[PDB]
Context: one part of a larger RNA, bound to proteins that are not shown
Molecule: 23s ribosomal RNA, nucleotides 8 to 524
Organism: Acinetobacter baumannii AB0057
RNA sequence: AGUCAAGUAAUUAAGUGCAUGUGGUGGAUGCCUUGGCAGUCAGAGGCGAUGAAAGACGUGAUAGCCUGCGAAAAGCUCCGGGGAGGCGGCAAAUAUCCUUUGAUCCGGAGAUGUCUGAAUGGGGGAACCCACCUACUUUAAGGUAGGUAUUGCAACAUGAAUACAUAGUGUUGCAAGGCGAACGAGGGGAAGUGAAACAUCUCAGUACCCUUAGGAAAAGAAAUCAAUUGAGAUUCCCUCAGUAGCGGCGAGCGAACGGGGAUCAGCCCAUUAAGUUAUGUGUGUUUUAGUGGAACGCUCUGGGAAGUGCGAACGUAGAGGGUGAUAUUCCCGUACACGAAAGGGCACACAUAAUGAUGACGAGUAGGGCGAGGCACGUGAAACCUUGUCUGAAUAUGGGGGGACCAUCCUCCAAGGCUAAAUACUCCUGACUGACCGAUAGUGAACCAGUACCGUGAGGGAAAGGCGAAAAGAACCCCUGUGAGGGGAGUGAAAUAGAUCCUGAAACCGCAUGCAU
Numbered sequence: 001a002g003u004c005a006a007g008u009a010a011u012u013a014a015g016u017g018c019a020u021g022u023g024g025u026g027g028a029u030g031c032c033u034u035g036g037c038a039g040u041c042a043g044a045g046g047c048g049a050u051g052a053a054a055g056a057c058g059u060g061a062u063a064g065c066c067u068g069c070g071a072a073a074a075g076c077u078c079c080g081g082g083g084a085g086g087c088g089g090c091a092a093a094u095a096u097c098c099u100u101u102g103a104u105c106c107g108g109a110g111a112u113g114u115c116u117g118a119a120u121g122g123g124g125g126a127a128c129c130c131a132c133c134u135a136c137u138u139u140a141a142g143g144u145a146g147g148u149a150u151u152g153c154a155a156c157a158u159g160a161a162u163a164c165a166u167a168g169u170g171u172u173g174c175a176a177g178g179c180g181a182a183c184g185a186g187g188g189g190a191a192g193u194g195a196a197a198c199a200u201c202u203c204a205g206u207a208c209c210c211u212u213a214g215g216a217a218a219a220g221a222a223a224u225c226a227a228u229u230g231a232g233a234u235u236c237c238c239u240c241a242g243u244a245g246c247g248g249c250g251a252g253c254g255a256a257c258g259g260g261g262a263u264c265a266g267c268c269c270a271u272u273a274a275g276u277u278a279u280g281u282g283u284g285u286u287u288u289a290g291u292g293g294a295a296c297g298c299u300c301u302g303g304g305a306a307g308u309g310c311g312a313a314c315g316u317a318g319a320g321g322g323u324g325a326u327a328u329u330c331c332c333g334u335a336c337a338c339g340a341a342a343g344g345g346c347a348c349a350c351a352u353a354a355u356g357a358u359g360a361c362g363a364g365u366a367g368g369g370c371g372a373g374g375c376a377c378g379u380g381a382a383a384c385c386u387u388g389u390c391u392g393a394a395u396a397u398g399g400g401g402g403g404a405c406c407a408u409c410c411u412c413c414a415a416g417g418c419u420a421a422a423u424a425c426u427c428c429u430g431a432c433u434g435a436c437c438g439a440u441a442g443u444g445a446a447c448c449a450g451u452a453c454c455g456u457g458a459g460g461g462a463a464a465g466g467c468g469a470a471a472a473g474a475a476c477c478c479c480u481g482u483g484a485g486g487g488g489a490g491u492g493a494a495a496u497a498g499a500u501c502c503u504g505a506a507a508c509c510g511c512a513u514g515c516a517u
Stems, first nucleotide, its partner, number of pairs: 015517010030502001031466002035437002037434007044426002046179002054116003057070003064090003076110006085098002121130003131148007150176009183214001184212005194201001198248001224231002235262005245253002266418003269362001275355002278352005284346003288342001290338003296311003300307001312329002314318001320332003367391008398413005453460002473501001476488004
């Protein structure tokens, strides 16, 4: 050197775990708004039988949808403004043609204005069917312009049982109907709940149903309070005061007198009191288009300057929006100066109706018996107000009230009426504002939303924003099925900004490397 035997190292990852790098899905976060929410200051507070709100169908670039309009149909006429671009958007391109002979566009007056709908000639299952009578037209069985509803009031004419009559019926004239956010007034009117159960009570005259006005409505000029014997019509705010009271004296409900304020206005019944509406004339002032409107240069970074540094100007204008990043001097604009042919609004200051006004001093009324309702007040010592039923005076020599009731004092004159402001609200309009929101927020709805969708119906009810300064939105080549998708090239400051387009987090799912198993 080699065998035999014993002992003992390293080497595997089907898959997996952790860490890191690079990706996918997904739509969080950040920034932004094209939409909402809550208010202030000024308006207005209605539309409709001359056909309303809400709809159907039509009308052009080119098919649809949204806006505008109605067979004269994205429009026609004329009054003003203005001076070069336009033919609405989704929705980009071609077009075709309009326009200094004044176009688009803006403000203001007119013309046209289909069908359904209070729908009103009759009917009907809304956007439909069927008529009659006139004038003009039409070979003629078709057109143009109309009229034909009901109810209430008035005038007129006819007209029963019955004679006058009346009922009835008919013809003309005027008025009403319906819709809509809130506020007003009136007629009805719960329950959940609290009382630690519940019936008196509360909730609460709340929700809801019905009827009917106006720009506001209602109320309003003492038969009122007070007791300092005084104050002087209604309405609203602050105190009085959680007081006096009510209350299975439980829960709970809760004034008034007086004082301080906002606004103040009084007048009438047989007469056009005062105010109100409509009409038409002058006062005297504000709206509906619009015009003009000051003043920056250099350098640096940068894709782009409004930014850095150095120096100017305007300011009765340093509010804002936009422009390739942060602008008083870039644009629209702002302060300010102006501005209306036509159509308006609102105060007064005149005359033409009407209204107030069948209303003349208040009788079936005040009061009383019975049953209820409201006053803070639940029948209580229960005054006061209204009445469903039965009754029922005096009338200025009178009557009402001052909280059982009597006497005295004080106060007022019911049984007939009108009246502005201070007060309540926002469907809607203009300007402005916010220690309000920023796409799971703010209205349900920032987007073709009361839509898609569900339900027979009443009804319920969403999601969905972001390329880029400018589409300059990728000519052309290659793989592929003339697909989708991708790789080059090119545009762009940027293309893991490429239309599933700002940033792109997490759960979740791959690939690659290191270590372990």